[PDB]
RNA sequence: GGUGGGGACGACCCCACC
Repeated sequence: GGUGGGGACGACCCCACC
C1' cells in the first nucleotide's frame, strides 16, 4: 500500500490476510 469482515453511518476505530 492492498484485500476480506465488524463497529447503525464515516474522513474515526477494531479484527484478519497478502